Source information:
The RNA (P-tRNA) from Saccharomyces cerevisiae has 75 modelled nucleotides. Method: electron microscopy, resolution 3.7 A. The entry became public in 2019. Among the 84 different proteins in the entry, which are not shown, are 40S ribosomal protein S4, ribosomal protein uS15 and 60S ribosomal protein L38. Keywords: translational pausing, XBP1, UPR, cotranslational targeting, SRP., RIBOSOME. An Rfam search finds the family "tRNA" in it. For this family Rfam cites "tRNAscan-SE: a program for improved detection of transfer RNA genes in genomic sequence" (Lowe and Eddy, Nucleic Acids Res, 1997). The entry also models magnesium and zinc ions. Primary citation: Shanmuganathan et al., Elife (2019), "Structural and mutational analysis of the ribosome-arresting human XBP1u". The depositors describe the entry as "Structure of XBP1u-paused ribosome nascent chain complex with SRP".
RNA sequence: GCUUCCGUAGUGCAGCGGCAGCACGUUAGGCUCAUAAUCUAAAGGUCCUUGGUUCGAAACCAUCCGGGGGCACCA
Numbered sequence: 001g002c003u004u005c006c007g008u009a010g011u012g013c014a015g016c017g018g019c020a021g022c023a024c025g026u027u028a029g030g031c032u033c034a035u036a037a038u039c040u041a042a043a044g045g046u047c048c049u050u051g052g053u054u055c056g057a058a059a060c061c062a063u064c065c066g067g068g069g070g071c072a073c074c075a
Base pairs, nucleotide, nucleotide: 002070005067006066010024011023013021026042027041028040029039051061052060
């Protein structure tokens, strides 16, 4: 230098173009002499940034910035 990926809650991730999800993490109320476990709830998403298609984009299409693999050989 070339090709294929990925950017989502504090962490690890799914999400077929119409108010986005499981669990851990956090808080409040519960049991217990108190913790752990368990029960009832609640909060938290610049959907990597920036432009277009569309009635409508986290998804689609091209643009930059980071992260990870594969080659880089013949003399």